[PDB]
Context: bound to proteins that are not shown
RNA sequence: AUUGAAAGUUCAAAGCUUAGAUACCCUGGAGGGAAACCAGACUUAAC
RNA sequence: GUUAAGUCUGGUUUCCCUCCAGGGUAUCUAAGCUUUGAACUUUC
Numbered sequence: 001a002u003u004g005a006a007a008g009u010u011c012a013a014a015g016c017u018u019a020g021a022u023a024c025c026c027u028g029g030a031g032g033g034a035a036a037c038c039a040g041a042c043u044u045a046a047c
Numbered sequence: 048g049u050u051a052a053g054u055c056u057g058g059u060u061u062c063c064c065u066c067c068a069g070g071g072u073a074u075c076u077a078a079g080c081u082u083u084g085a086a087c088u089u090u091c
Base pairs, nucleotide, nucleotide: 004091005090006089007088009086010085011084012083013082015080016079017078018077019076021074022073023072024071025070028067029066030065031064033062034061035060036059037058040055041054042053043052044051045050046049047048
């Protein structure tokens, strides 16, 4: 030799309390167990 | 002509689900508390 130098924004502190994923909601509407199909074919053998 | 004798076959094929609906409406946070206190200067 700086209106300087020194000085910890620090301590305590629960995002907790209450709170029903409930209420309503027909697996239903439509859809032919049908289609096809000869109870028929032939006589044979022996004495 | 006559006699005798029947035998073979005794249900197969197809179709086995297709179409629509596959979530809708409501509620979507509510009320609290929103800082409280101690120090607001001191020593040299």